[PDB]
Context: one part of a larger RNA, bound to proteins that are not shown
RNA sequence: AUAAGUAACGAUAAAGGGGGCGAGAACCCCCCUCGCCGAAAGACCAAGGAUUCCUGAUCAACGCUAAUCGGAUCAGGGUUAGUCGGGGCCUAAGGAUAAGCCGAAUGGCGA
RNA sequence: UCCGAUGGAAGAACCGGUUAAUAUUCCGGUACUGAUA
RNA sequence: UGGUGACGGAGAAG
RNA sequence: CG
RNA sequence: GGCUCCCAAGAAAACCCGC
RNA sequence: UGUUACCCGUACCGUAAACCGACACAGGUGGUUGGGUUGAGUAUACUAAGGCGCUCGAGAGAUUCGCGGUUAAGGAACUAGGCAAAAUGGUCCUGUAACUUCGGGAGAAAGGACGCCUGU
RNA sequence: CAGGCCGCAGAAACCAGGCCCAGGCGACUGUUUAACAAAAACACAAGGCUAUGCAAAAAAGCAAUUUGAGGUAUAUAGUCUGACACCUGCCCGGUGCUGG
RNA sequence: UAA
RNA sequence: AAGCCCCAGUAAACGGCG
RNA sequence: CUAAGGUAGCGAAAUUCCUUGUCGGGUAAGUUCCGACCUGCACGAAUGGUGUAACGAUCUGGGCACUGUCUCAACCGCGAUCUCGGUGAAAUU
Repeated sequence: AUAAGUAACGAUAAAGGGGGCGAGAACCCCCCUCGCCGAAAGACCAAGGAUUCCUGAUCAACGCUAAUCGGAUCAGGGUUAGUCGGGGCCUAAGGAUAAGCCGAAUGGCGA
Repeated sequence: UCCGAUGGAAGAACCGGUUAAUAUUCCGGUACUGAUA
Repeated sequence: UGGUGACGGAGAAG
Repeated sequence: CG
Repeated sequence: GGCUCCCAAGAAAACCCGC
Repeated sequence: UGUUACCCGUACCGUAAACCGACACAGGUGGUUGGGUUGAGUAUACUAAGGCGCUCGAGAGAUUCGCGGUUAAGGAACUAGGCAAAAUGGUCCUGUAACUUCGGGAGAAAGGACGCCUGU
Repeated sequence: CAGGCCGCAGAAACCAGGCCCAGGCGACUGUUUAACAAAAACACAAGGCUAUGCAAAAAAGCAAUUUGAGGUAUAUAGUCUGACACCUGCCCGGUGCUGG
Repeated sequence: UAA
Repeated sequence: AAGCCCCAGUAAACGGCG
Repeated sequence: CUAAGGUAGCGAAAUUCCUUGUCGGGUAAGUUCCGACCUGCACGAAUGGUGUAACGAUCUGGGCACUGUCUCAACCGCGAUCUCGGUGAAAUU
RNA backbone atom coordinates (compact mmCIF):
# COMPACT_ATOMS: atom_id res chain seq x y z
C1' A A 1 0.00 0.00 0.00
C1' U A 2 -4.95 -3.17 0.81
C1' A A 3 -8.94 -4.10 3.78
C1' A A 4 -11.10 1.76 4.71
C1' G A 5 -12.43 6.88 5.54
C1' U A 6 -14.11 0.97 7.86
C1' A A 7 -13.53 -0.93 13.68
C1' A A 8 -12.95 2.28 17.58
C1' C A 9 -12.53 7.29 20.47
C1' G A 10 -12.11 2.89 27.39
C1' A A 11 -17.90 2.09 32.45
C1' U A 12 -25.52 4.72 30.34
C1' A A 13 -23.26 9.75 37.17
C1' A A 14 -26.18 14.33 32.61
C1' A A 15 -26.45 18.32 31.28
C1' G A 16 -28.82 23.64 29.87
C1' G A 17 -28.26 28.83 29.54
C1' G A 18 -26.05 33.88 30.23
C1' G A 19 -21.54 36.81 30.34
C1' G A 20 -15.68 37.12 29.55
C1' C A 21 -11.20 36.53 26.75
C1' G A 22 -9.99 35.34 21.78
C1' A A 23 -8.43 35.43 14.69
C1' G A 24 -10.80 30.95 15.96
C1' A A 25 -14.93 28.09 21.64
C1' A A 26 -19.88 21.84 22.75
C1' C A 27 -15.18 21.39 25.74
C1' C A 28 -11.06 27.42 28.66
C1' C A 29 -12.64 31.44 32.90
C1' C A 30 -17.01 33.68 35.99
C1' C A 31 -22.47 33.29 37.33
C1' C A 32 -27.41 30.78 37.63
C1' U A 33 -30.04 26.09 37.12
C1' C A 34 -29.61 20.53 36.83
C1' G A 35 -27.41 15.74 38.02
C1' C A 36 -23.55 11.95 40.81
C1' C A 37 -20.68 10.22 45.42
C1' G A 38 -21.09 11.07 50.42
C1' A A 39 -17.82 4.18 55.84
C1' A A 40 -16.76 8.29 49.61
C1' A A 41 -15.76 9.09 44.30
C1' G A 42 -14.69 13.48 51.22
C1' A A 43 -10.17 14.20 54.87
C1' C A 44 -5.09 12.10 56.62
C1' C A 45 -0.19 8.50 57.68
C1' A A 46 3.19 5.13 55.20
C1' A A 47 5.39 2.57 50.65
C1' G A 48 6.41 3.93 45.81
C1' G A 49 7.21 8.21 42.37
C1' A A 50 10.71 12.47 41.84
C1' U A 51 9.48 18.77 40.39
C1' U A 52 4.41 16.42 38.24
C1' C A 53 3.85 22.06 42.96
C1' C A 54 3.16 28.13 41.80
C1' U A 55 3.70 32.04 38.01
C1' G A 56 4.70 34.08 32.99
C1' A A 57 5.16 33.02 27.81
C1' U A 58 3.94 28.91 23.63
C1' C A 59 -0.18 25.27 20.98
C1' A A 60 4.93 22.60 16.88
C1' A A 61 4.83 17.18 19.10
C1' C A 62 1.93 14.89 23.42
C1' G A 63 -3.90 14.91 25.13
C1' C A 64 -7.84 8.87 21.34
C1' U A 65 -12.05 15.51 18.90
C1' A A 66 -10.93 20.98 18.94
C1' A A 67 -8.55 23.97 22.46
C1' U A 68 -7.48 30.49 24.03
C1' C A 69 -6.94 24.69 28.19
C1' G A 70 -3.31 20.82 30.59
C1' G A 71 -0.07 16.34 35.10
C1' A A 72 2.43 19.15 27.70
C1' U A 73 7.40 22.72 25.92
C1' C A 74 10.76 26.77 27.76
C1' A A 75 12.14 30.24 31.75
C1' G A 76 11.64 32.01 36.56
C1' G A 77 10.08 30.87 41.61
C1' G A 78 8.89 27.54 45.70
C1' U A 79 9.96 22.99 50.70
C1' U A 80 12.68 27.25 56.90
C1' A A 81 12.04 22.78 63.32
C1' G A 82 16.09 22.28 70.51
C1' U A 83 9.81 20.33 71.06
C1' C A 84 6.85 16.92 64.29
C1' G A 85 9.06 12.33 61.76
C1' G A 86 13.87 9.86 61.24
C1' G A 87 18.76 8.91 62.75
C1' G A 88 22.35 8.90 66.79
C1' C A 89 21.02 4.12 71.84
C1' C A 90 19.10 -1.45 72.21
C1' U A 91 18.17 -6.12 70.70
C1' A A 92 14.79 -10.40 67.14
C1' A A 93 14.84 -13.60 62.71
C1' G A 94 18.92 -13.61 59.90
C1' G A 95 23.94 -12.06 58.43
C1' A A 96 29.38 -11.23 59.01
C1' U A 97 33.03 -12.82 62.07
C1' A A 98 36.90 -14.12 67.01
C1' A A 99 39.14 -18.61 69.50
C1' G A 100 38.81 -23.09 67.12
C1' C A 101 36.86 -27.09 63.44
C1' C A 102 36.28 -28.90 58.21
C1' G A 103 37.91 -28.90 53.29
C1' A A 104 41.72 -30.18 45.40
C1' A A 105 41.19 -24.63 44.97
C1' U A 106 37.32 -20.87 45.08
C1' G A 107 35.81 -21.78 50.22
C1' G A 108 32.03 -24.13 54.40
C1' C A 109 30.98 -23.95 59.74
C1' G A 110 31.66 -21.50 64.32
C1' A A 111 29.72 -16.84 70.58
C1' U B 1 31.22 -10.17 69.89
C1' C B 2 29.32 -6.93 66.09
C1' C B 3 25.57 -5.66 62.52
C1' G B 4 20.57 -5.96 61.61
C1' A B 5 13.31 -3.13 62.70
C1' U B 6 8.76 -4.89 61.18
C1' G B 7 9.58 -4.33 68.13
C1' G B 8 11.96 -1.43 73.06
C1' A B 9 14.01 3.76 74.71
C1' A B 10 13.73 8.91 73.14
C1' G B 11 14.81 13.78 76.72
C1' A B 12 10.49 18.89 75.20
C1' A B 13 3.88 23.63 74.27
C1' C B 14 0.74 26.30 72.40
C1' C B 15 -3.23 30.07 70.71
C1' G B 16 -3.79 33.39 67.14
C1' G B 17 -1.92 35.67 62.11
C1' U B 18 0.53 34.90 57.54
C1' U B 19 2.13 33.12 50.86
C1' A B 20 0.83 32.61 44.08
C1' A B 21 3.28 28.37 46.22
C1' U B 22 5.72 26.22 53.42
C1' A B 23 4.03 26.10 58.18
C1' U B 24 3.13 22.52 65.48
C1' U B 25 9.05 24.77 60.94
C1' C B 26 8.01 31.95 59.43
C1' C B 27 5.63 36.43 62.98
C1' G B 28 3.41 37.96 67.88
C1' G B 29 1.99 36.15 72.70
C1' U B 30 2.33 31.38 76.70
C1' A B 31 5.62 27.57 77.85
C1' C B 32 8.64 23.39 78.37
C1' U B 33 13.32 20.29 77.81
C1' G B 34 18.90 18.92 77.68
C1' A B 35 23.95 20.47 78.06
C1' U B 36 27.51 24.30 79.37
C1' A B 37 29.94 28.79 82.44
C1' U C 1 24.00 -9.00 93.42
C1' G C 2 18.50 -8.76 93.21
C1' G C 3 13.72 -6.18 91.01
C1' U C 4 11.42 -3.08 86.68
C1' G C 5 11.59 -3.16 81.64
C1' A C 6 8.42 -7.73 80.13
C1' C C 7 4.38 -9.05 76.87
C1' G C 8 -1.74 -14.63 75.31
C1' G C 9 -7.12 -15.15 74.13
C1' A C 10 -12.34 -14.23 75.17
C1' G C 11 -15.77 -11.55 78.22
C1' A C 12 -18.08 -8.25 82.56
C1' A C 13 -17.19 -3.73 84.58
C1' G C 14 -15.01 0.92 85.20
C1' C D 1 -51.19 30.90 50.80
C1' G D 2 -51.42 31.56 56.12
C1' G E 1 -7.26 -0.48 82.32
C1' G E 2 -7.33 -3.39 86.80
C1' C E 3 -10.75 -7.89 87.09
C1' U E 4 -12.93 -12.81 85.89
C1' C E 5 -12.44 -17.20 83.18
C1' C E 6 -9.77 -20.53 79.88
C1' C E 7 -5.66 -23.55 77.73
C1' A E 8 -2.97 -23.76 73.09
C1' A E 9 0.57 -21.23 78.56
C1' G E 10 1.68 -16.28 75.70
C1' A E 11 10.48 -12.15 72.72
C1' A E 12 15.24 -9.91 73.87
C1' A E 13 18.54 -6.23 75.24
C1' A E 14 19.46 -1.41 76.50
C1' C E 15 17.46 1.36 80.18
C1' C E 16 15.42 2.57 85.10
C1' C E 17 15.29 1.35 90.78
C1' G E 18 17.43 -1.09 95.57
C1' C E 19 23.52 -3.30 95.70
C1' U F 1 21.86 33.67 86.57
C1' G F 2 24.21 33.49 81.17
C1' U F 3 25.25 31.19 76.81
C1' U F 4 22.99 27.72 74.00
C1' A F 5 20.92 23.79 71.37
C1' C F 6 24.14 19.91 65.76
C1' C F 7 22.49 16.26 61.11
C1' C F 8 18.55 14.41 57.49
C1' G F 9 13.03 14.81 55.69
C1' U F 10 9.34 18.69 54.84
C1' A F 11 7.09 21.03 47.56
C1' C F 12 3.27 17.79 45.03
C1' C F 13 0.38 12.66 43.78
C1' G F 14 -0.75 8.91 47.02
C1' U F 15 -8.53 3.38 47.04
C1' A F 16 -4.31 7.22 42.22
C1' A F 17 -4.17 10.75 35.16
C1' A F 18 1.90 11.30 39.27
C1' C F 19 2.63 3.85 42.67
C1' C F 20 2.51 -1.72 40.20
C1' G F 21 -0.12 -3.11 35.32
C1' A F 22 3.83 -1.03 27.58
C1' C F 23 -1.64 3.51 27.93
C1' A F 24 -4.38 9.92 31.04
C1' C F 25 -5.75 1.22 31.25
C1' A F 26 -13.47 -0.67 34.30
C1' G F 27 -7.66 -4.35 37.72
C1' G F 28 -4.18 -4.43 42.42
C1' U F 29 -2.20 -1.32 46.73
C1' G F 30 -0.93 -1.51 54.24
C1' G F 31 -2.99 1.95 58.38
C1' U F 32 -6.39 6.24 60.46
C1' U F 33 -10.91 9.34 60.21
C1' G F 34 -15.51 9.02 58.08
C1' G F 35 -21.58 14.51 59.94
C1' G F 36 -27.52 14.25 59.68
C1' U F 37 -32.37 11.35 59.00
C1' U F 38 -33.43 5.72 58.92
C1' G F 39 -32.07 1.61 61.10
C1' A F 40 -29.54 -3.88 65.18
C1' G F 41 -25.72 -2.11 62.13
C1' U F 42 -19.73 0.93 59.53
C1' A F 43 -26.29 -2.91 55.88
C1' U F 44 -29.83 0.17 52.87
C1' A F 45 -32.08 4.82 50.79
C1' C F 46 -31.74 10.22 50.72
C1' U F 47 -28.53 14.30 51.97
C1' A F 48 -24.57 18.36 54.56
C1' A F 49 -18.96 19.56 54.39
C1' G F 50 -16.09 18.41 50.55
C1' G F 51 -15.37 16.47 45.72
C1' C F 52 -17.09 15.36 40.89
C1' G F 53 -20.43 15.01 35.73
C1' C F 54 -15.79 9.95 34.19
C1' U F 55 -11.19 14.62 27.13
C1' C F 56 -15.26 13.29 20.98
C1' G F 57 -19.95 15.35 19.68
C1' A F 58 -24.68 16.31 16.90
C1' G F 59 -29.04 14.24 14.72
C1' A F 60 -32.37 10.29 13.89
C1' G F 61 -35.41 6.62 16.64
C1' A F 62 -34.81 0.65 10.74
C1' U F 63 -33.10 -4.47 11.41
C1' U F 64 -30.10 -6.73 15.01
C1' C F 65 -27.32 -7.04 19.81
C1' G F 66 -26.25 -5.46 25.44
C1' C F 67 -28.69 -4.08 30.04
C1' G F 68 -33.68 -3.54 32.05
C1' G F 69 -39.62 -3.18 32.44
C1' U F 70 -44.87 -5.15 31.51
C1' U F 71 -47.88 -9.02 29.59
C1' A F 72 -54.40 -12.27 28.21
C1' A F 73 -55.36 -17.86 28.88
C1' G F 74 -52.32 -21.91 30.34
C1' G F 75 -48.39 -23.07 34.21
C1' A F 76 -42.21 -26.90 33.21
C1' A F 77 -46.03 -28.70 28.20
C1' C F 78 -39.10 -25.96 27.84
C1' U F 79 -34.58 -28.46 28.40
C1' A F 80 -29.49 -33.11 29.01
C1' G F 81 -31.13 -30.69 33.47
C1' G F 82 -36.69 -25.65 36.39
C1' C F 83 -30.36 -23.32 33.42
C1' A F 84 -32.21 -18.30 34.02
C1' A F 85 -36.17 -15.73 36.04
C1' A F 86 -40.24 -15.60 39.20
C1' A F 87 -41.50 -16.70 44.15
C1' U F 88 -39.77 -16.68 49.89
C1' G F 89 -37.91 -12.80 52.84
C1' G F 90 -38.86 -8.01 58.67
C1' U F 91 -40.42 -7.79 64.12
C1' C F 92 -43.55 -10.02 67.65
C1' C F 93 -47.16 -14.00 69.22
C1' U F 94 -48.85 -19.20 68.68
C1' G F 95 -47.12 -23.93 67.17
C1' U F 96 -43.38 -27.34 65.53
C1' A F 97 -42.62 -34.54 62.55
C1' A F 98 -39.52 -38.87 61.39
C1' C F 99 -34.84 -39.75 63.28
C1' U F 100 -30.79 -38.90 66.93
C1' U F 101 -24.36 -39.64 68.68
C1' C F 102 -29.59 -36.51 73.33
C1' G F 103 -26.11 -31.55 71.44
C1' G F 104 -29.55 -31.54 67.57
C1' G F 105 -33.04 -31.92 63.38
C1' A F 106 -35.23 -26.31 64.08
C1' G F 107 -35.88 -20.23 61.65
C1' A F 108 -38.68 -27.65 60.76
C1' A F 109 -43.28 -27.33 58.81
C1' A F 110 -47.99 -24.54 59.66
C1' G F 111 -50.98 -20.27 61.32
C1' G F 112 -51.93 -14.83 63.29
C1' A F 113 -50.94 -9.21 64.23
C1' C F 114 -48.57 -4.68 61.89
C1' G F 115 -51.00 2.60 59.10
C1' C F 116 -53.25 7.15 61.39
C1' C F 117 -56.55 9.48 65.37
C1' U F 118 -59.01 9.29 70.22
C1' G F 119 -59.22 7.23 75.27
C1' U F 120 -58.35 4.29 79.78
C1' C G 1 -56.69 -3.15 75.19
C1' A G 2 -61.36 -0.42 73.45
C1' G G 3 -63.46 2.75 69.79
C1' G G 4 -63.08 5.43 65.17
C1' C G 5 -60.86 6.89 60.18
C1' C G 6 -58.35 6.18 55.17
C1' G G 7 -56.37 3.17 50.93
C1' C G 8 -56.27 -1.83 45.83
C1' A G 9 -52.41 -2.54 49.07
C1' G G 10 -50.01 -0.26 56.38
C1' A G 11 -42.97 -5.32 56.60
C1' A G 12 -45.38 0.10 52.69
C1' A G 13 -39.91 2.42 48.75
C1' C G 14 -34.53 0.38 49.31
C1' C G 15 -33.35 -3.72 52.37
C1' A G 16 -34.84 -8.75 53.34
C1' G G 17 -34.55 -17.56 54.18
C1' G G 18 -38.19 -20.71 49.08
C1' C G 19 -40.01 -25.14 51.56
C1' C G 20 -40.83 -30.59 51.88
C1' C G 21 -40.05 -36.12 50.82
C1' A G 22 -36.26 -39.84 49.33
C1' G G 23 -31.21 -41.85 47.76
C1' G G 24 -25.25 -42.35 46.32
C1' C G 25 -20.46 -40.53 48.30
C1' G G 26 -17.44 -38.26 52.03
C1' A G 27 -18.23 -38.23 59.47
C1' C G 28 -17.66 -33.13 60.33
C1' U G 29 -14.75 -27.14 59.87
C1' G G 30 -10.86 -26.93 56.40
C1' U G 31 -7.25 -27.74 51.29
C1' U G 32 -6.44 -28.19 45.75
C1' U G 33 -5.06 -27.99 39.49
C1' A G 34 -2.58 -18.63 39.56
C1' A G 35 -5.35 -18.94 33.64
C1' C G 36 -11.24 -24.87 31.05
C1' A G 37 -11.77 -29.73 36.80
C1' A G 38 -13.57 -27.30 44.17
C1' A G 39 -14.92 -32.90 43.81
C1' A G 40 -16.48 -38.69 45.77
C1' A G 41 -9.68 -36.11 45.24
C1' C G 42 -6.01 -34.06 49.78
C1' A G 43 -5.95 -33.12 54.94
C1' C G 44 -8.25 -34.27 59.44
C1' A G 45 -9.32 -35.92 64.86
C1' A G 46 -8.62 -41.40 65.72
C1' G G 47 -6.78 -46.76 65.03
C1' G G 48 -2.92 -50.53 63.87
C1' C G 49 1.95 -52.24 62.61
C1' U G 50 7.32 -51.42 62.52
C1' A G 51 11.93 -48.92 64.09
C1' U G 52 14.36 -46.32 68.06
C1' G G 53 17.83 -47.09 75.56
C1' C G 54 20.01 -41.65 73.59
C1' A G 55 26.64 -39.31 69.91
C1' A G 56 18.77 -42.64 69.85
C1' A G 57 16.59 -44.31 65.19
C1' A G 58 15.81 -40.97 61.05
C1' A G 59 16.92 -36.36 57.70
C1' A G 60 20.67 -32.58 55.41
C1' G G 61 25.69 -32.09 54.36
C1' C G 62 32.65 -34.26 51.21
C1' A G 63 33.33 -33.09 56.14
C1' A G 64 32.93 -30.06 60.26
C1' U G 65 28.24 -29.28 61.88
C1' U G 66 22.91 -28.85 62.18
C1' U G 67 17.64 -30.71 62.41
C1' G G 68 15.26 -34.67 65.57
C1' A G 69 15.60 -31.98 70.67
C1' G G 70 17.96 -30.01 74.40
C1' G G 71 12.96 -33.80 73.65
C1' U G 72 14.00 -39.58 76.42
C1' A G 73 9.43 -45.05 75.04
C1' U G 74 2.45 -41.64 78.01
C1' A G 75 8.84 -39.82 73.50
C1' U G 76 10.45 -39.51 68.39
C1' A G 77 10.36 -41.43 63.32
C1' G G 78 8.47 -44.55 58.94
C1' U G 79 3.87 -46.65 56.78
C1' C G 80 -1.29 -47.87 55.89
C1' U G 81 -6.29 -46.99 57.41
C1' G G 82 -9.42 -42.66 58.38
C1' A G 83 -15.27 -39.51 63.51
C1' C G 84 -18.53 -43.03 65.72
C1' A G 85 -21.58 -48.13 66.22
C1' C G 86 -21.32 -53.70 65.18
C1' C G 87 -17.23 -56.11 63.38
C1' U G 88 -12.80 -57.47 60.96
C1' G G 89 -13.09 -64.88 58.55
C1' C G 90 -9.21 -68.96 56.04
C1' C G 91 -3.88 -69.11 53.82
C1' C G 92 3.42 -68.35 55.46
C1' G G 93 2.72 -72.25 49.41
C1' G G 94 5.17 -67.32 46.13
C1' U G 95 7.64 -62.25 46.98
C1' G G 96 9.73 -59.22 50.84
C1' C G 97 11.45 -59.14 56.01
C1' U G 98 13.32 -61.32 61.09
C1' G G 99 16.28 -65.45 62.80
C1' G G 100 19.79 -70.10 63.42
C1' U H 1 37.03 -63.32 47.70
C1' A H 2 41.20 -60.55 48.98
C1' A H 3 45.63 -61.77 51.75
C1' A I 1 34.21 -64.54 56.72
C1' A I 2 29.59 -62.38 54.77
C1' G I 3 26.76 -64.51 51.73
C1' C I 4 24.39 -68.97 49.41
C1' C I 5 21.86 -73.45 50.96
C1' C I 6 18.53 -75.45 54.45
C1' C I 7 15.01 -75.04 58.28
C1' A I 8 11.68 -71.66 61.67
C1' G I 9 8.52 -67.22 62.17
C1' U I 10 5.74 -63.03 60.09
C1' A I 11 -0.64 -61.29 56.26
C1' A I 12 -3.93 -54.07 60.28
C1' A I 13 3.55 -57.28 55.40
C1' C I 14 2.98 -57.27 49.33
C1' G I 15 -0.29 -60.99 48.00
C1' G I 16 -4.05 -65.38 47.50
C1' C I 17 -8.99 -67.23 48.94
C1' G I 18 -10.14 -72.75 41.89
C1' C J 1 -6.47 -79.93 42.91
C1' U J 2 -4.26 -76.64 46.21
C1' A J 3 -0.87 -72.95 50.88
C1' A J 4 -6.02 -72.09 51.62
C1' G J 5 -10.74 -72.90 48.64
C1' G J 6 -14.60 -66.32 50.65
C1' U J 7 -16.66 -66.20 57.21
C1' A J 8 -20.20 -62.22 58.79
C1' G J 9 -22.24 -58.53 56.02
C1' C J 10 -23.74 -56.55 51.07
C1' G J 11 -25.17 -57.26 45.92
C1' A J 12 -27.92 -55.19 38.03
C1' A J 13 -23.89 -51.57 42.87
C1' A J 14 -19.47 -44.94 41.27
C1' U J 15 -18.60 -52.60 40.51
C1' U J 16 -23.63 -56.39 35.92
C1' C J 17 -21.17 -57.59 29.55
C1' C J 18 -25.81 -59.78 28.16
C1' U J 19 -29.33 -55.33 29.76
C1' U J 20 -34.23 -50.87 28.99
C1' G J 21 -32.51 -58.38 33.75
C1' U J 22 -37.55 -59.65 36.38
C1' C J 23 -41.52 -58.27 40.09
C1' G J 24 -43.67 -54.14 42.80
C1' G J 25 -44.17 -48.25 43.61
C1' G J 26 -44.77 -43.56 41.48
C1' U J 27 -46.81 -41.17 35.81
C1' A J 28 -52.00 -41.00 30.92
C1' A J 29 -47.33 -42.88 29.25
C1' G J 30 -40.70 -43.74 33.36
C1' U J 31 -33.87 -46.76 29.19
C1' U J 32 -33.56 -42.23 35.08
C1' C J 33 -35.35 -42.98 40.63
C1' C J 34 -37.06 -46.07 44.99
C1' G J 35 -38.15 -51.27 47.19
C1' A J 36 -37.27 -56.52 46.50
C1' C J 37 -35.23 -61.07 43.75
C1' C J 38 -29.81 -63.50 43.21
C1' U J 39 -26.30 -67.34 36.92
C1' G J 40 -22.08 -61.57 41.75
C1' C J 41 -19.17 -61.48 32.96
C1' A J 42 -15.78 -59.43 37.17
C1' C J 43 -18.38 -57.48 45.96
C1' G J 44 -16.13 -58.58 50.35
C1' A J 45 -13.93 -57.25 55.65
C1' A J 46 -7.94 -51.45 58.26
C1' U J 47 -5.45 -50.51 49.18
C1' G J 48 -11.14 -52.09 55.61
C1' G J 49 -16.98 -54.63 55.34
C1' U J 50 -21.81 -52.95 56.60
C1' G J 51 -24.61 -48.89 58.80
C1' U J 52 -24.96 -44.03 60.68
C1' A J 53 -27.46 -38.39 63.62
C1' A J 54 -25.28 -33.80 61.90
C1' C J 55 -22.81 -31.33 57.92
C1' G J 56 -22.06 -30.27 51.72
C1' A J 57 -21.64 -23.50 46.19
C1' U J 58 -21.22 -32.39 45.89
C1' C J 59 -24.01 -36.09 42.57
C1' U J 60 -29.27 -38.01 41.91
C1' G J 61 -35.08 -38.74 41.87
C1' G J 62 -39.94 -36.80 43.23
C1' G J 63 -43.67 -32.84 45.15
C1' C J 64 -45.78 -27.73 46.72
C1' A J 65 -45.00 -22.54 45.53
C1' C J 66 -43.93 -19.66 41.41
C1' U J 67 -43.17 -17.92 36.92
C1' G J 68 -42.03 -15.41 29.18
C1' U J 69 -38.46 -21.80 30.22
C1' C J 70 -42.38 -22.96 26.74
C1' U J 71 -47.59 -22.83 23.63
C1' C J 72 -45.98 -17.87 20.94
C1' A J 73 -44.66 -14.14 21.07
C1' A J 74 -46.11 -8.54 21.60
C1' C J 75 -44.88 -3.79 23.27
C1' C J 76 -41.76 -0.28 25.89
C1' G J 77 -36.75 2.56 27.86
C1' C J 78 -31.55 3.58 27.56
C1' G J 79 -26.47 1.99 25.41
C1' A J 80 -24.51 -0.03 20.96
C1' U J 81 -26.42 0.36 15.68
C1' C J 82 -27.83 4.04 11.25
C1' U J 83 -26.74 9.56 9.05
C1' C J 84 -23.62 14.08 9.57
C1' G J 85 -18.88 16.87 11.60
C1' G J 86 -13.53 15.60 13.88
C1' U J 87 -9.69 11.79 14.62
C1' G J 88 -8.44 7.22 12.73
C1' A J 89 -6.36 1.19 13.30
C1' A J 90 -6.11 -4.52 12.43
C1' A J 91 -6.13 -9.55 10.84
C1' U J 92 -5.68 -10.70 5.49
C1' U J 93 -3.30 -9.83 0.47
Entry title: Porphyromonas gingivalis 70S ribosome (W83 Strain). The RNA (23S rRNA, nucleotides 1291 to 2027) from Porphyromonas gingivalis has 517 modelled nucleotides. Among the 45 different proteins in the entry, which are not shown, are Large ribosomal subunit protein uL13, Small ribosomal subunit protein uS19 and Small ribosomal subunit protein uS7. Hiregange et al. published it in Nucleic Acids Res. in 2025: "Structural studies of ribosome from an anaerobic Bacteroidetes human pathogen Porphyromonas gingivalis". The reconstruction used 129,576 particles. Keywords: Antibiotic, Lefamulin, RIBOSOME. An Rfam search finds the family "Bacterial large subunit ribosomal RNA" in it. Its Rfam clan is "LSU clan". Its family is annotated with ribosome and structural constituent of ribosome in the Gene Ontology.